[PDB]
RNA sequence: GGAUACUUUCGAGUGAUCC
Ligand code: 53D
Numbered sequence: 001g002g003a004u005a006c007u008u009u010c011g012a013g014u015g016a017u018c019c
Stems, first nucleotide, its partner, number of pairs: 001019004005014003
Other pairs, nucleotide, nucleotide, family: 008011tWS009011cHS
C1' cells in the first nucleotide's frame, strides 16, 4: 500500500488479519 468477511428478521448491524 493492497487483498479477504460473519448473521439474518431481507431491512440492517459488526471492524479483524496477512505480505
Ligand atoms: C473481518 C471485515 C471487514 N470490510 C467488518 C471488511 C473480516 C472483514 C467493502 C468492505 C468494510 N469494507 C472494507 C469492511 C473491509 C468488521 C467467521 C469468517 N467469519 C468472520 C471471521 C472474522 O476479522 N472476521 C470488519 C473479520 O474478514 F472485507 C472483519 N471485518 C473483511 C472485510
The RNA with a sequence from Mus musculus has 19 modelled nucleotides. Ichijo and Kawai published it in Biochemistry in 2025: "Specific Interaction between a Fluoroquinolone Derivative, KG022, and RNAs with a Single Bulge". The depositors describe the entry as "INTERACTION BETWEEN A FLUOROQUINOLONE DERIVATIVE KG022 AND RNAS: EFFECT OF BASE PAIRS 5' ADJACENT TO THE BULGE OUT ESIDUES". The entry is an ensemble of 11 models. Lineage of the source: Eukaryota > Eumetazoa > Sarcopterygii > Theria > Mus.